[PDB]
Molecule: pRNA (117-MER)
Organism: Bacillus virus phi29
C1' cells in the first nucleotide's frame, strides 16, 4: 500500500503580544547649579590630599547617572555671494504606527516519518 | 582443534618507609655588628694597600656561609575609596601532616604466551 | 680447494731504513752596539740629506743579519692572599730522544679476480 | 659501388701584401707666441661685448688647424744606498721594412650534401 | 539555371558622413574695458571685508568671459665674426582641405544555399 486521530514542516487564521523584522514620520555637540531621583560608594577600618562649614574635628561631603535654561557643531558632503549664518542631501542611533513576534491551527492532507488497518 | 586461566602482566592488599611524583599550614626584598657555629677559610713565603692596637711591623685581622636586630614587598593582579595603608584567587617556596612508590600478597574479565596435547 | 700468484691482499720471520705518525724532555721579548762576522749595502756618474770629523762639501759613515749587555715575557690559561711575585696545574709551537714506514720471504690455507683442473 | 667544379670541403703550389698569424728598432711633451703657412672662419644686415690703434664708433682684430725655443715624457714596474735624476732587468699603445696569412691551379690513394642507378 | 529580384557578401558604383588608416596651406600673451556682449552674476535673502561715489551705510559694484594693447607668447630644438637679435633645415598641440569610412545595384559564371528539376 488505508488515517492524517503522534509530536509534526509550512500557509494565512484566530487568542495573547515585543517597530528585535522591512518600511512612515519627528529627534541629536558642548558647562553651570540642583539629591533632578534613585541608588551612600558602603572593609568595617587606619591614616592623609582636597572643598564649604565655625572660636575649634566642631561638623558634614568627594561616584555616577536625565532634566532647566545661556555659553553651541542633528555628523557633512555638496548649490550659494567677494567672504561668512539659510535654504535641499547623506548615514548614524533614538522614539511612535504599520508590518510584524510569540500561543491554538479550532481554515488543510501542498506534506514527511509513525503506529496500527 | 587440548590440560593449566601457566609468564611478569593487569587491577586491588595488610600492609613499608627508604613519603625522589601528589592534596594540609607558617612562610621566601635591600645593610651593620657578635667565636653565633665553624672549616688556616692553610705558599708555607718577600712586597702592595685596607682597619684596630701603642712609644713603636709591635702585634693583628683582611673568606665564605647555617644565627641575631633597625628600616619592609610569599609579590600580585584585578576589586572597594578622592587616594595610600586594608579585605578576596592563584602563582611562586620550604617543609610540616597527609596520598602516591617497595615485601608477603587471599582476591576478579582478561592477552595472548600458550607453562604446549 | 686447487693450477696458471694469468692479479693479489692480513698476520708472521726477517732486512733496511723510508725523519709526513708517535710518548717523554730544554725553549716563546721590545734593548747597547763592536770586523766579534762577514759581506761597500759597491753604478758608476751628478746631486741633496742627515751624521762624526776641522779653519775647511777636508776627512768619512749612513744595508743587512748573528753572538754582549742596562731595560724586562716558556704562551694561554684557571684556583688559590684582600691584591702583586711566586704555587700548582698547563696546552700549544718550536726542536732532543724514541717507533714507526718501505724492502725482501720461500711463510701460518690467513682471505677476493678469468678461464679452466 | 659508381653517375655527374650536379655543391663540395681539408692536402701541395701559385697570385696582395691591406706586414690582420711573426721579428727589430724608432716615436707615446702639460708651454708664450711667432702668419712659422694655408685656407677669412665672412652672413646678410643690425646690435652689443672684448682687444689693439688715435684728436676721434678712424682704422681694423677675436676661427681653427699642421709647426720653431720654455718646461720634457719614446711611457710607468721593479735595483741599487737616505733618496733625486741615473743607470739596470724594463713595458703596452703609435709607425715603418724583414714572413706568415686573404685569391688560382693540376699536382693529394682525403673525405662529405644530394638526386639516381 | 528559373528561382518565389531566398538569404547573404569577395570586391566596383547613384548616394550619406561622424571623411576614425593617410597628405597639403596657417595658428602658440607678459594686460584695456563698456553691459561693446551677454546672462542680476541672481536666492526671497540675513550678516561681514573690499572700491568708487559724499553731510552721511547715501548711491551702487565685487562673477565668468569673445572686442580695447604696450608687453610681443609659433614652439622647438642645433650650425650661423665674440654673445645676442636675427638667417636658415627641423616636428609638435590644433585649424583649413585630399580618399574614404556606411545607405544598394548596374555588375567580372557577381560569389556560397533551405525544396523541385
Nucleotide at each position: 500500500g488505508g488515517a492524517a486521530u503522534g509530536g509534526u514542516a509550512c500557509g494565512g487564521u484566530a487568542c495573547u503580544u515585543c517597530c528585535a523584522u522591512u518600511g512612515u514620520c519627528a529627534u541629536g555637540u558642548g558647562u553651570a547649579u540642583g539629591u533632578u531621583g534613585g541608588g551612600g560608594a558602603u572593609u568595617a577600618a587606619a591614616c592623609c590630599c582636597u572643598g564649604a562649614u565655625u572660636g575649634a574635628g566642631u561638623u558634614c561631603a568627594g561616584c555616577c547617572c536625565a532634566c532647566a535654561u545661556a555659553c553651541u557643531u542633528u555628523g557633512u558632503u555638496g548649490a550659494u555671494u567677494g567672504g561668512u549664518u539659510g535654504u535641499c542631501a547623506a548615514u548614524c542611533a533614538u522614539g511612535g504606527c504599520a508590518a510584524a513576534a510569540g500561543u491554538g491551527c479550532a481554515c488543510g492532507c501542498u506534506a514527511c516519518u509513525u503506529u496500527c488497518c